[PDB]
Context: bound to proteins that are not shown
Molecule: U2 snRNA; MINX M3 pre-mRNA
Organism: Homo sapiens
RNA sequence: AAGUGUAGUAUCUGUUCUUAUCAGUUUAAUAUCUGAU
RNA sequence: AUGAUGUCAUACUUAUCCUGUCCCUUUU
Repeated sequence: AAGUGUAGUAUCUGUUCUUAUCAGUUUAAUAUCUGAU
Repeated sequence: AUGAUGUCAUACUUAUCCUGUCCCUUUU
C1' cells in the first nucleotide's frame, strides 16, 4: 500500500427428513404445512 | 449423485448516486 450510499442477483463454509398410515390446504404434480391412529 | 435452509464473507448489474434542503409548518 484508501473510496460514499441506494435496490437486486450467485457462487463458497456449518446443520435436517427411512415415520407406517388417514383427511385437508397448496402444488401442473410432488414437496412443504396443518389435525388423528 | 442436482436441491431446500439461512448468520457470515465474495463478484456483478442497473451510463444508480453527494451541496440536498426547509419557497412554504408559522395551529396556541